[PDB]
RNA sequence: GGGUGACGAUACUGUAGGCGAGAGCCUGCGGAAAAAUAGCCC
Numbered sequence: 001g002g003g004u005g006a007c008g009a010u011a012c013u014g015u016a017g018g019c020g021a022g023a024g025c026c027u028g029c030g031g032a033a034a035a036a037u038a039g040c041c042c
Base pairs, nucleotide, nucleotide: 001042002041003040004039012031013030014029015028016027017026018025019024
């Protein structure tokens, strides 16, 4: 300096319920990059 790419976090997404006048909030189900690092190769 190059090949290669998780886990986790992030942008995003369809759907069902609760609390609640509303405006926010809570809960379930299923998805999900780019980019970066570790691990691995030279």